Solved structure of RNA (crRNA) with a sequence from RNA satellites, together with DNA, 110 nucleotides shown. The structure was determined by electron microscopy at 2.6 A resolution and released in 2024. The entry also contains Cas8, Cas7.1, Cas6 and TniQ.1, not shown here.

[PDB]
Context: bound to proteins that are not shown
DNA sequence: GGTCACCAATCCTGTCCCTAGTGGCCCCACTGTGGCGGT
DNA sequence: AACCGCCAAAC
């Protein structure tokens, strides 16, 4: 060591049947956006060979 | 190697309708779950 | 006497 300990709510189920939203209709009138402004250099993409060839294939 | 300029503006004038109406019918469950005193 | 019967009504 609690308003203390324990604690099965459960079976069954037919909402159907009908149904007409219509008629009518001017959004209209003016309207100045504007002034100004460095993509890059701490970065690999190089330096050659074959090819008739900015076709296309190779070495480090 | 990073970040996306300021500086003031948000229009007035008039109205939103009239008619007419929202069904009839039937029905809303059966089981159990009391404590206390007297003839 | 063991076992029928009395007993309420708020919003």
């Nucleotide at each position: 060591c609690u308003g203390a300990a324990a604690a099965u709510a459960c079976a069954g189920u037919g909402g159907g049947g009908c149904c007409a939203c219509u008629a009518g209709g001017g959004a209209c009138a003016g309207g100045a956006u504007u002034g100004g402004u460095g993509a890059c250099g701490u970065g690999a993409c190089c330096u050659g060979c074959c090819g008739u060839a900015u076709a296309g294939g190779c070495a480090g």